Shown are 61 nucleotides from a PDB entry: RNA (Loop A and Loop B Ribozyme strand; Loop B S-turn strand; Loop A Substrate strand). The 2008 paper behind the entry is "Structural effects of nucleobase variations at key active site residue Ade38 in the hairpin ribozyme". The entry is indexed under hairpin ribozyme, 2-aminopurine, 2'O-methyl, phosphoryl transfer, RNA, linker. It comes from the structure "Minimally Junctioned Hairpin Ribozyme Incorporating A38(2AP) and A-1 2'-O-Me Modifications near Active Site". On the sample the depositors note: solid phase chemical synthesis at Dharmacon, Colorado.
[PDB]
RNA sequence: CGGUGAGAAGGG
RNA sequence: GGCAGAGAAACACACGA
RNA sequence: UCGUGGUACAUUACCUGCC
RNA sequence: UCCCAGUCCACCG
Numbered sequence: 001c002g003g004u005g006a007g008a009a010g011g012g
Numbered sequence: 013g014g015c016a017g018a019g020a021a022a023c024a025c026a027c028g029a
Numbered sequence: 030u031c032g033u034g035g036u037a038c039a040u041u042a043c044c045u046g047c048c
Numbered sequence: 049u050c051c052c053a054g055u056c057c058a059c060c061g
Base pairs, nucleotide, nucleotide: 001061002060003059004058005057010052011051012050013048014047015046016045017044023054025034026033027032028031029030
Other pairs, nucleotide, nucleotide, family: 006056cWW007053tWS007055tHS008053tHS009023cSS010022cSS011041tWS018043cWW019040tWS019041tSS019042tHS020040tWH021039tWH022037tWH024035cWW037054tHS
C1' cells in the first nucleotide's frame, strides 16, 4: 500500500 | 422491492485554532 | 469546544429511470 | 436483525 474478516460512531 | 443513475447529512479521523 | 479537509471520489436519507 | 464501513482490531499478500 493492496485484499478479506470483524466492527466503533453516525445515518438508513 | 431489486438493478441502474444521481446524492447530501450525521459520524469517525486528520489538521488548524 | 469550534473551523477546515478528504480517502466520504462514500452511500444511507432525498430525487430519477427500468422491471 | 439488516444495509453503509475515512478511526481502531485480526488474518493474507